[PDB]
RNA sequence: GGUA
RNA sequence: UGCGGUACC
RNA sequence: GGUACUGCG
RNA sequence: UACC
Repeated sequence: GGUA
Repeated sequence: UGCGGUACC
Repeated sequence: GGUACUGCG
Repeated sequence: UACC
C1' cells in the first nucleotide's frame, strides 16, 4: 500500500 | 472494527 | 431506523 | 485488527  | 465528520431519505 | 461518501485510529 |  490492497482487501475485509 | 472503535470514535467521529458529511450528503440524502 | 436506513442508504452513500469520508477523517483519525 | 486479520490476511496479502
The RNA has 26 modelled nucleotides.
Primary citation: Mair et al., Nucleic Acids Res. (2022), "Towards a comprehensive understanding of RNA deamination: synthesis and properties of xanthosine-modified RNA".
It comes from the structure "Duplex RNA containing Xanthosine-Cytosine base pairs".
Released in 2023, the model rests on X-ray diffraction data to a resolution of 1.2 angstroms.